[PDB]
RNA sequence: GGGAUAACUUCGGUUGUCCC
Repeated sequence: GGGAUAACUUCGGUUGUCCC
C1' cells in the first nucleotide's frame, strides 16, 4: 500500500490499528 473499521480534512485526501 490493499481489505476492514475509526478518525481526520484544506475534503485534496490521509493516517491508527490488523494482516498480507
An RNA structure, in which 20 nucleotides are resolved. Method: solution-state NMR. The entry became public in 1995. It comes from the structure "P1 HELIX NUCLEIC ACIDS (DNA/RNA) RIBONUCLEIC ACID". The entry is an ensemble of 20 models.